This is an experimental structure of RNA with a sequence from Streptococcus parasanguinis, with 55 nucleotides shown. It is bound to beta-nicotinamide ribose monophosphate (NMN). Taxonomically the source falls in Streptococcus (Bacteria, Bacillati, Bacilli, Streptococcaceae). The entry is indexed under Aptamer, RNA. Released in 2023, the model rests on X-ray crystallography data to a resolution of 1.67 angstrom.
RNA sequence: GCGACACGGCUCUUUAAAAACAAAAGGAGAA
RNA sequence: AGAGCGUUGCGUCCGAAAGUCGCC
Repeated sequence: GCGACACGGCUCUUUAAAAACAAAAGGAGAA
Repeated sequence: AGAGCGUUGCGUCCGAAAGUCGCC
């Protein structure tokens, strides 16, 4: 210089809406 | 084997961030 990167579920069906939702899953944060 | 959705049992904010891991 420019690459990567945790996550249950819901919804739709290549569109980008709709409205609900997990700590047995990530970052930052202890007087 | 795809998108969209960032809500969370942690009186907080994020998750296009942050922090970290790599290739030259």